[PDB]
C1' cells in the first nucleotide's frame, strides 16, 4: 500500500482453474 | 501480468493478523 471479525494466517476437504 | 497439480476455485473448520 492491499487483504483481513460481513472472519486473517492455518488444519481437513476438493482436484482445475483463480486474481 | 501474478498465483495455480510442490494443488486453483469452492465446503467444513480456525478466529487473528496475511501479503
Nucleotide at each position: 500500500g492491499u487483504c483481513u471479525a460481513u472472519g486473517a494466517a492455518g488444519g481437513c476437504u476438493g482436484g482445475a482453474g483463480a486474481c
An RNA with a sequence from Clostridium perfringens SM101: 38 nucleotides with solved positions. Primary citation: Huang et al., Nucleic Acids Res. (2021), "Structure and folding of four putative kink turns identified in structured RNA species in a test of structural prediction rules". The PDB entry is titled "Crystal structure of the RAGATH-18 k-turn". The entry is indexed under RNA, motif, kink-turn. The structure was determined by X-ray crystallography at 2.5 angstrom resolution and released in 2021.